[PDB]
RNA sequence: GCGGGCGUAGUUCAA
RNA sequence: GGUAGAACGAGAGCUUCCCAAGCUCUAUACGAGGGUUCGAUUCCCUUCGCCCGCUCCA
Numbered sequence: 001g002c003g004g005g006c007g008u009a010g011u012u013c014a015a
Numbered sequence: 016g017g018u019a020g021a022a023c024g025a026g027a028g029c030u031u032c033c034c035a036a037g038c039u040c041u042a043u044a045c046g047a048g049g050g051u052u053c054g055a056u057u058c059c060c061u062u063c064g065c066c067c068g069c070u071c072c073a
Stems, first nucleotide, its partner, number of pairs: 001069007010023004017053001025041005046062005
């Protein structure tokens, strides 16, 4: 630099 | 697609001789821009913060 990939409460995880 | 549950924590309550455990109640927020929709944390696209991988060759 190139594709996919995640952003949520004091922490860690859902819709 | 109609601003969202949680557990653990913290307060408060009940319990108990008092705690621990337990039951209950409360406070706890979706990173910005562009678009679609009467409405976007939901669907899209961008900008980022950060991850599985991808590269001589003869």

Overview: This is an experimental structure of RNA (A-site Aminoacyl-tRNA Gly-NH-tRNAgly) from Escherichia coli, with 73 nucleotides shown. Ions in the entry include magnesium, potassium and zinc. Method: X-ray diffraction, resolution 2.55 angstrom. The entry became public in 2022. NCBI's taxonomy places the organism under Bacteria, Gammaproteobacteria, Enterobacterales, Enterobacteriaceae, Escherichia. Among the 50 different proteins in the entry, which are not shown, are 50S ribosomal protein L28, 50S ribosomal protein L4 and 50S ribosomal protein L13. It holds a match to the Rfam family "tRNA". On this family, see Hou, Trends Biochem Sci 1993: "The tertiary structure of tRNA and the development of the genetic code". Rfam's curators write: Transfer RNA (tRNA) molecules are approximately 80 nucleotides in length. Their secondary structure includes four short double-helical elements and three loops (D, anti-codon, and T loops). Further hydrogen bonds mediate the characteristic L-shaped molecular structure. tRNAs have two regions of fundamental functional importance: the anti-codon, which is responsible for specific mRNA codon recognition, and the 3' end, to which the tRNAs corresponding amino acid is attached (by aminoacyl-tRNA synthetases). tRNAs cope with the degeneracy of the genetic code in two manners: having more than one tRNA (with a specific anti-codon) for a particular amino acid; and 'wobble' base-pairing, i.e. permitting non-standard base-pairing at the 3rd anti-codon position. It is annotated as a transfer RNA. Clan: tRNA clan. Crystals were grown by vapor diffusion at pH 7.6. The work is reported in "Structural basis for the inability of chloramphenicol to inhibit peptide bond formation in the presence of A-site glycine" (Syroegin et al., Nucleic Acids Res., 2022).